Notes: Shown are 40 nucleotides from a PDB entry: RNA. Ions in the entry include sulfate. It was solved by X-ray diffraction to 1.82 angstroms. It comes from the structure "Crystal structure of 1nt-5'-overhanging double-helical CCG-repetitive RNA 20mer complexed with RSS p19".
Context: bound to proteins that are not shown
RNA sequence: CCGCCGCCGCCGCCGCCGCG
RNA sequence: CCGCCGCCGCCGCCGCCGCG
Repeated sequence: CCGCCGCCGCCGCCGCCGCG
Repeated sequence: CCGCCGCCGCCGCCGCCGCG
C1' cells in the first nucleotide's frame, strides 16, 4: 500500500460518572 | 473548560491474522 476478517496494544472524540 | 475515576458508544494508529 485496494477491499474485507477478526486478534493485540495504545490513542482521540461524544455523552455520562463520581472524587480532588 | 484544571486534575483524577471509572462507564457508554464511535473513531484513529502500530503489529498480527486469514479471506477476496